[PDB]
5HT-B: 558 nucleotides with solved positions. The reconstruction used 54,260 particles. Primary citation: McRae et al., Nat Nanotechnol (2023), "Structure, folding and flexibility of co-transcriptional RNA origami". The depositors describe the entry as "RNA origami 5-helix tile". Released in 2022, the model rests on cryo-electron microscopy data to a resolution of 5.71 angstrom.
RNA sequence: GGAACUUAUUCAUUAUACCCCUCAUUUUCGAGUGAGGCGGAUUAGAUUCGUCUGAUCGUAGUGGUGGUGGCUUGCUUCGGCGAGCCCGGCAGGCCUUCGGGCUUGCUCAGGGGUUCGCUCCUGAGAUUAUCAUCCAACCUCCAAGGAUGGUAAUCCGGCGUCGAUUGUAAGGUCUAAACAAUUGACGCACCACUACUACAGUCCCAACGACUGAGGGACUCGUCGACUCGGUUAAGAUCGGAAACCGGGUCGAGGUAUAGUGAAUGAGUUCCAAUUCUCCAUUUACGGCAUCUUGUGCGAACCGAUCACGCACGAGAUGGUCCUUACGGGGUGUCCCAACAGUCGAGGGGCACGCAGGAUGCCUAGAAUAGACCACUAGGUAUCCUCAGUGCGCCAUGCAAUGGAGGAGCAUGGUGCACUGCAGGGCUCCUGAAAAGGAGUCCUGGCAGAAGGGUUCGCCUUUCUCCCGUAGGGACGACUUUCUUUGAAAAAAGGAAGUCCCAGUUUGCUUCGGCGAACUCCGACUCUAGGAAACUAGGGUCGGGUAGAUGGAGAAUU
Numbered sequence: 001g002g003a004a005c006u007u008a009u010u011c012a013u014u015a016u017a018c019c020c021c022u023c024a025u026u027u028u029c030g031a032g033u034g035a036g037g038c039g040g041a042u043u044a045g046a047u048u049c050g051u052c053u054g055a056u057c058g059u060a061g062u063g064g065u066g067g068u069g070g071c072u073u074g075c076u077u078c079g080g081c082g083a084g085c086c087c088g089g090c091a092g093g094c095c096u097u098c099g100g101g102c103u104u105g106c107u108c109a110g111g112g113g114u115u116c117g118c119u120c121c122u123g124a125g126a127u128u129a130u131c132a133u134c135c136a137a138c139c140u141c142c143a144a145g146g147a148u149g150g151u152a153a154u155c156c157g158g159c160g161u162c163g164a165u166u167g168u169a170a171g172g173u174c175u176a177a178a179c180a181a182u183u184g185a186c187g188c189a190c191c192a193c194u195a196c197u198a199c200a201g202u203c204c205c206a207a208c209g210a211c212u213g214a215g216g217g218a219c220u221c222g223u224c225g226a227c228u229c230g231g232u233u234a235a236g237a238u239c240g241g242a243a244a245c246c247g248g249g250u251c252g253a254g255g256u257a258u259a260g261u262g263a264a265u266g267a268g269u270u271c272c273a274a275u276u277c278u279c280c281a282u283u284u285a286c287g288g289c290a291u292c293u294u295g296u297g298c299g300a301a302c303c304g305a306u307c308a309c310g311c312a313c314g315a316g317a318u319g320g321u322c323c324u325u326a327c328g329g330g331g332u333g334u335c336c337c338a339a340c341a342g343u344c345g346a347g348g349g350g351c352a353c354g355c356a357g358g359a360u361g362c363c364u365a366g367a368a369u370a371g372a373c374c375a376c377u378a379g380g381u382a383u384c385c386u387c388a389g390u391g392c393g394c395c396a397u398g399c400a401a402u403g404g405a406g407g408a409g410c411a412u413g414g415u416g417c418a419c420u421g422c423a424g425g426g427c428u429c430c431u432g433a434a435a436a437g438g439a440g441u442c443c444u445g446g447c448a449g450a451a452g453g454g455u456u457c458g459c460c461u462u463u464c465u466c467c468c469g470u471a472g473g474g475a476c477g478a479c480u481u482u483c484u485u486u487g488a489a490a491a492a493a494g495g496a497a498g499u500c501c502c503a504g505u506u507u508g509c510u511u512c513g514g515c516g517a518a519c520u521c522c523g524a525c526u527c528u529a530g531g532a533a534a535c536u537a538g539g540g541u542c543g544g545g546u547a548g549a550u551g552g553a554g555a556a557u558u
Stems, first nucleotide, its partner, number of pairs: 001272008010263010020037007038222002040057007058199011070085006087157002089106007108123006125155011138407006158188011171374006200220006208345006223253011236307006274557013287502002289319011320476011331353007354447002356386011387421013422445010448465007477500010503520007521544010
Other pairs, nucleotide, nucleotide, family: 009264cWW009265cWW027030tWS047050cWS048050cHS069086cWW076079tWS077079cHS096099tWS097099cHS114117tWS136144tWW137401tWS137402tHH169177tWW170368tWS206214tWW207339tWS234242tWW235301tWS273558cWW300301cSS300308cWW300309cWW338346tWW366367cSS367375cWH400408tWW432434tHS455458tWS456458cHS487489tHS487490tHS510513tWS531533tHS531534tHS
């Protein structure tokens, strides 16, 4: 420190009672029955004027309805009523009080009526829309440009809203912007309610969890408390439990009093597992090096747990080299679980792990205002491939246009499949003593290293190619033992068995290279062997040191 139990302050949540307020209902108008109970905005209705009830409440645009302001105009019973506007200029006309208002408009020519105003008709200039055809296709479709005809509107200046086109701004294409330019439409003051559209936000369909982009479905005032879920602080990674912050999903929101429950805090007793320190008793070891299994502690946490990493200390294992087979574990990559698509982790299951090339994914960069897609250049990653030829299918580029889409053809590449042929090999069957032949089936035919197997010694063929451990096998290196052969031995050769890191000291042999065996902290004592001793080595004993283990005790902490 935690758990259990007890106790004290606090908060919340329930239950019960009391008080206050409002609403419905019964009512005697007292009261009862209940419903309840946070706050705000706007609007409608009611109203005792106390307020109460209902409706909605993100953003923007539009459509409809209603109301209010300002303006002009007409009438008037000067009370009010009616109608319409929402900016400026210029030309013509009309009315006129001559102040001003209204109307046609903001383009040319001709003819008719003609008041010479104006109007009707025709043609012409320019534009916005718009239909057909053409430039313009292998074939078809869509959107633009240019061109020829045809139809309608037609024909100023500002401000605001909406739309379209162009440009900044690119390798290409798409979406949303900002700025700039050119155009069309609506027009030209607000408010409220309603409807529709788009946008934003939140939620669930839809999942182990989270994230991104879509589709489908849903609604969207504010504040407080409680419960619950996710994300952040908070890291090497993951899990659990808390705190703080943020965002959601639910529940409940008057006041007072009592009691219970829940949580955090304070105080107390008992128990709990581990760690650190101290002490006691017993016990193990004391070269170095490499690798592994690993314990503890530290870093890097708020707390706790697991795994990896680094560091330090500690215990155990193992001890030529290389290769290969099997088993087990771990890693790195990938596939399936598993959604509409994709990404990040997570669990389970299934596969793999050299190099080069080429093709298909995929990630980063690049080139922008932002974002996405395609192309493309470079780099890094995964997957499928890699004999020859033929056939079929698909993809890319070009033929092929202003651009894009669908379909088709041709050419050039790429890719998958299917077939044929070649290479040698595997498997099955048949013939044959086998060699070899015949039939069927399968395999990879890029590159390199090692291995293993076969071989014309020309070469072919199988197998591997991440890390660690265990088991098995083989080769290579050194040494010792043992046996055999040439031999006097030595030296050489062969067989069998055994051992293998490195250092220091001693000791047996040494054919003097080296091998075999033993031991490795400090101090002291003692014994044995050698040593003239000196001293060295080992054993035994004691004490200390380093570190560990076993058992017990004490203290502190979580």